[PDB]
Context: one part of a larger RNA
Molecule: GOLLD RNA nanocage, nucleotides 4 to 560; GOLLD RNA nanocage, nucleotides 561 to 833
RNA sequence: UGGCCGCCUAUGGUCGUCAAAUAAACUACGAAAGUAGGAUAAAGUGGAAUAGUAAGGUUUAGCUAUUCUGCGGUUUCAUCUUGUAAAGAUGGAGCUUGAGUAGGCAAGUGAGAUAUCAAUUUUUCUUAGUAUGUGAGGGUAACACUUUAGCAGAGGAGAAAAGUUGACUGGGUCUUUGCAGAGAUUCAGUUGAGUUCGGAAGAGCAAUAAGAAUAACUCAUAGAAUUCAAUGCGAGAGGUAGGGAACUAAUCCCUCCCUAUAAUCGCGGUAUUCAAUAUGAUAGUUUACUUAACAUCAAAUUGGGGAAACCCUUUAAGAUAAGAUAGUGUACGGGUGGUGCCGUUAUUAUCCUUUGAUAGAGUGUACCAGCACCUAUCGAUGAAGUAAACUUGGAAUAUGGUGGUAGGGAUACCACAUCGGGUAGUUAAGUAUUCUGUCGUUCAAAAGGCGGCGGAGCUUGUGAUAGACCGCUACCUGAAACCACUGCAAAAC
RNA sequence: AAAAUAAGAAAAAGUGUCUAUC
RNA sequence: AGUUUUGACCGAAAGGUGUCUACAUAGUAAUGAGUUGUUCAUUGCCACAAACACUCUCAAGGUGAAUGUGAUUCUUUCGAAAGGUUUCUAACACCGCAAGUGUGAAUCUGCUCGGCAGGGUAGAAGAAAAUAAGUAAGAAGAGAGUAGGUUAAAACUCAAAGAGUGGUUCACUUAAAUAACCGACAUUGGUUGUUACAUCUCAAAAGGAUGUGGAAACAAAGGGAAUAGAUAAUCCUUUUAAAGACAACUACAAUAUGGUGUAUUCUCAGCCU
Numbered sequence: 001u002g003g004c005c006g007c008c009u010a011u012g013g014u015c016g017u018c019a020a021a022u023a024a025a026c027u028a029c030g031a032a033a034g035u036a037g038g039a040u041a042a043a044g045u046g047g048a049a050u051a052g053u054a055a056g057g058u059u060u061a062g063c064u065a066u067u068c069u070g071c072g073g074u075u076u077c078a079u080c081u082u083g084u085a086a087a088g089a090u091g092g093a094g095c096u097u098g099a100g101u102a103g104g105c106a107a108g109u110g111a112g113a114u115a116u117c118a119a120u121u122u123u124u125c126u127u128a129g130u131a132u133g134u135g136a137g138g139g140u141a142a143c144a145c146u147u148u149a150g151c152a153g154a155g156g157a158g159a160a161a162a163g164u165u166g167a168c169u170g171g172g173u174c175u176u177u178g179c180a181g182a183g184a185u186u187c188a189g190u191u192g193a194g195u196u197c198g199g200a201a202g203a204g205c206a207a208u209a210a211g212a213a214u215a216a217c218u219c220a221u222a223g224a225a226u227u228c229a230a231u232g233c234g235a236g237a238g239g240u241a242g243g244g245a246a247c248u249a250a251u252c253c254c255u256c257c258c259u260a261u262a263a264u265c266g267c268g269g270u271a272u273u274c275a276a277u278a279u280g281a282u283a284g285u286u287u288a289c290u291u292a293a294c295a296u297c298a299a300a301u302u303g304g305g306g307a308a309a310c311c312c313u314u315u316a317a318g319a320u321a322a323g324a325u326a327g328u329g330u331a332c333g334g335g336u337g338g339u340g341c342c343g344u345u346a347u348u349a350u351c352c353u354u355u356g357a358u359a360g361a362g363u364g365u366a367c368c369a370g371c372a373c374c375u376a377u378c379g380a381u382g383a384a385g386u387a388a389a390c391u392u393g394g395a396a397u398a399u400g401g402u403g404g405u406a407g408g409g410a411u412a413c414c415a416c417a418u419c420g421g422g423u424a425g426u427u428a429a430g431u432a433u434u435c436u437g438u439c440g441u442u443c444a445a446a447a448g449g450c451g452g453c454g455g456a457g458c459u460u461g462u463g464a465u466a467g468a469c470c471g472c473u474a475c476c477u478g479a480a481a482c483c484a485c486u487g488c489a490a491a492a493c
Numbered sequence: 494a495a496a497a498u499a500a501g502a503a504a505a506a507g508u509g510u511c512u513a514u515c
Numbered sequence: 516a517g518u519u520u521u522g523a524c525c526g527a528a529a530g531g532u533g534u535c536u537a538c539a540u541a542g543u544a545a546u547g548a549g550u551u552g553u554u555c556a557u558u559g560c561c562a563c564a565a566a567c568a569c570u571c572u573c574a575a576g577g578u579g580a581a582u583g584u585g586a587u588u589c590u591u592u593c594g595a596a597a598g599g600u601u602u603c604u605a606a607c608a609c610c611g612c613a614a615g616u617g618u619g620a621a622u623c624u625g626c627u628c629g630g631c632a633g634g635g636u637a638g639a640a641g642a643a644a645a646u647a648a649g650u651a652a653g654a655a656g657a658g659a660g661u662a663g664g665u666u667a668a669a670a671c672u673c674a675a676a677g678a679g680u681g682g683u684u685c686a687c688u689u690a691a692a693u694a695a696c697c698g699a700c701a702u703u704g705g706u707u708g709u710u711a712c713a714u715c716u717c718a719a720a721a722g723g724a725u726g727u728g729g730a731a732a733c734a735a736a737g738g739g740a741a742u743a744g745a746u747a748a749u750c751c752u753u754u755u756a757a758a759g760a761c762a763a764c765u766a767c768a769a770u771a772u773g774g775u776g777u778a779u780u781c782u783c784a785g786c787c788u
Stems, first nucleotide, its partner, number of pairs: 002015004006105006026037004044071010058492001072096010108221005113214002116210001117166011132152003139145002167190009177489005194205004223274004228269001232267004239261006276399004283391002286388005295320003300315001303312003323351006331344003352382001354380007362373004401416005418479008428460004434456009463515007470507001501573002516672010530703006538552001542560007561585004567579004588657005600644005606618004622639007676688002681697003704765006711727006728782004734753002737750001773787003
Other pairs, nucleotide, nucleotide, family: 001016cWW002019tSS006275tSS008400tSS021042cWH022041tWH023040tWH023094cSS024039tWH024075tWS025038tHS030033tHS031544tWS033559tWS041074cSS042073cSS042095tWS054490tWS060490cWH102401tSS107392tHS108224tSS115211tHS129153tWS130154tWH131153tHS135149tHS136148tWH138146cWW158317tSS186237tSS198201tHS215391cSS216284tWS227270cWW231268cWS236262tWS236263tHS280393tWS280394tHS281393tHS282392cWW285389cWW293321tWH298317tHS299316tHS301314cWW302313cWW322352tWS329344tWH330345cWW353381cWW353383tSS361373cWW425505tWS426471cWW427461cWW443447tHS444637tWS446625tWS462508tWS473505cSS476499cSS517675cSS526660tWS527536tWH528696tWS529781tWS530783tHS537658cWS538541cWS539553cWS540550cWW541553cHS552658tWS565581tHS566580tHS571575tWS588659tHS593652cWW594649tWS594651tHS595650tWH596648tHH597647tHS598646tWW599645cWW605619tHS659698cSS672673cHS673675cSS677690tWS678686cWW678691cHS681730tSS687691cWS703784tWS710758cWH717721tWS726756tHS727756tSS728778cWH733754tHS736751cWW738749cWW740746tWH741743cHS772788cWW776784tHS777783tHH778782tWH
C1' cells in the first nucleotide's frame, strides 16, 4: 500500500487478496479413561431449574449471573442412491458470538398542526320605503261619484358574513413487570344523512365512510428506508373443526379446559438504494405591496327607438388576480333496465391574461429622431411587476478529530486517543575513620563479625545559596459502558 | 455510603526558566 | 386398630460374665501367576513430597522431571526407647598465691559487672528421681449387626390366619414331615464359709433335712358378664429352685471318642476316662 468494523476525516483493532478468531474434525500413542500436536464455519427467537442483589428479624416482586431444553442457522462424521455426480435421503456429534473513542451526515420514516367539497340553520343587505292596507281635507254631484296629504308596511327571488352536521357507545388483545392514562388493531350494539316502492298514511336496503398536499410548517429518530414463491421464531381478536375434565341410573346440548386454522403485530434474514464542510452556477414555494386602480361578469333597475319579448343607455347589493364557454370522449375510476355522458386527465375550436416580430393611421412628449397608444397578420405564454426571508447545490478550488499559544488576524507549532488520585527521584569524580539501607554468609538465642551493590558527610569541579513555575523518569491505586408511548410503585404479625 | 490500612533495593530522570540575596 | 412400600433409630431366636460385629486379591483400571486373608510382577492414570536441569538483575517466583509415599475391623498374649519436667556443677589432700596431680557426675563456652579472688544471665556435656506407659512395635486366633423390633410419611383393608419345633423363619397348608438359622475371641478348677430362694417337716414361735444353668409340655392358681353366685371359651401368672451367685485359702493341661451332669422331652458349662 490493500480488505473488514453503515458513509467522510483523525486515532485504534483485526486480517493478507476465496483477504476475523475458537471448538468438534484430522494426525500419533493407548484395552478403556485420556495424553501430546492441530486446520477451519455461522442468523437468531421461545421455555425450565438454582445462586446472588433485596434498611433493622422473618415472608414476597423485579433484575444480575451459572446450567438444561424446543425450532431454526452453521460445520463435520457414518450408512445408502448419483460418479457420464460435487447433488439428494436417513442416523449421530460440535458451536449458536468478536470489531472502541471523538466531530459531522436524514427531500428517508413516525407523530402533531394547517386546506377544500356537500347538505342545513340564524342574522344582515339589495329589488323597495316598491306591492298592498288605512285615510283628514278639496273638487264635482243633489243626494252620489273619484281618490290626495299623513300613518303603517311585505312575501318571493338574489347576494354576503358567522355556526352546525359528515358519527357515537361497550368488550378483548398489543406497547418489559404491578396500578392509572394515551395510541394502535379486531369483535358486537345503537342512531339515520342518503336511496328504492307509494298522491298520502306507510314498507324495504335497517348503504359505516366526501377529502388531498407539505425539500422550502413544527417536534422526534444516527444508522435508516424499500423489496422478497419461496425468509426463521414467538404472541394473537372473531368464526369453524377435533378432543378432555366434571354432572348423572344413563345419553345429548349450553357453560369450563386444551389443540389446529390465523385478521393484525414484535424481533431477525436475502436483495437493492442513500449517506463530510465552505465559496458559487442551475432549478423553485410562502409572506407583503402595486390592487379589484384600469377592465370583465351579475338577480334586478332608469331613459329612448322598433314588428305588440329585439336593440341602445343609466344605476346596483356582489363576484373574478387565471381561468371561462362548447365538442371529440384517448387514458384512469363510478352509476343504470339501457343510452346520455357523472368525476379526473389528455386533445380540438373560440374568448380572456402576459409578450415577440412585420406593416398602417392619429395624438402626446417644447421641436426633429426615438418611445408610448390604437388596428391588422404570424408565433410564444397561463396571470404580470417590485421587495424581504427560505430550499436545492454541476464543474473547479480550498478544507475535512478535540483542546491550547502573543495587543488583534492568517500561516505554523505543541499535547491527547474513555477519565482521575497518590508515593519515591531528577550534575560528575575521588575519599583515611565512623554511621546507615538492601542481599548473602557466620553465631543455639541476644549482642556482634566477614563480603557484594548504594546512601549521608568531607574535598575538587559545575560561581554559590534560597523561593516560585514548567517539564521528565520509575512505581502504587480508583471510576465509567444499559429497552420508556406518558405518571406512580414491593408488602405481612 | 466517607478516609486510613500499599507506592522493597539496584538501574532509570532537564546541573531547565524567572526573581531575590551574596 | 391392622397390612404393604421407602427412610431413620435400635436389636442375638441353644447357659452366665467382659470386649466386639469393618473390607473383599487393595490409591485407581487392565493382564498374568499363586493362596492357609486379600500376596507378587508389568503397563497407563490421579493425589502428596522431591535429587537434578532450564528460565528469572538481587529477593520473591515460573516450567519440566529421575526416584519415593498413598485401602483396613476385633479379641488374647508379650512389651520398649527418645524428648520434656524437678534437683545438682561440691568437698578433701600435696602446693605461699596460680593450675598441676589423686578421689568424685561435678568439666567447658557466649554476653555482662569489678584491680584480683569472684557475681549475674543464656547454653553444651554429665549424675539422681518421678513421668512418658501398660503407650509404640512383635507374635497367635477370628473373617462375626443375624432372625427380627420400634417410629415417621403415603397408599390400602384380613393367610393381617393355622400346623409344627427346644426356639425362630423369606421353610410348610387343613394336616403332618422337609432344609436353613440360633454370631467371633477370652473366661467360668478344687476345699471351706456366708447371704437369698424352692420343696418337705414342725400347733404357733424357736428349729431340722435335701437342693439351685437355659428353652418347652402335662398340671395348678387368679382376673372378666347377669349388681349377689358361677366361668365352656378367652387373658395374665405359676410350673421353669431366677445363687451353677458372693468371700477367704490354694492348684493346673497335648487332644478326640465314650460315660456322667440329666429330668416328662431337648441342650450348654463343669467333672471322669